Released in 2006, the model rests on solution NMR data. An RNA: 28 nucleotides with solved positions. NMR data were recorded at pH 6 and 303 K. The work is reported in "Molecular basis for temperature sensing by an RNA thermometer" (Chowdhury et al., Embo J., 2006). The depositors describe the entry as "Solution structure of a portion of the 5'UTR of HspA mRNA from Bradyrhizobium janponicum having deleted G83".

[PDB]
RNA sequence: GGCCAUCUUCUCUUCGGAGGAUUUGGCC
Numbered sequence: 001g002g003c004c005a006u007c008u009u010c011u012c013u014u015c016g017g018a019g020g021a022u023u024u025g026g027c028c
Stems, first nucleotide, its partner, number of pairs: 001028005008021005
Other pairs, nucleotide, nucleotide, family: 006023cWW007022cWW013016tWS
C1' cells in the first nucleotide's frame, strides 16, 4: 500500500442505493 471483515460518523438522496472521513482485526 492492497484485499476482506469490523466500528463511529459525514455528504448526495429518488429513502433505496452509492460515495467520503474515522476506529479495530486478519491475510498479502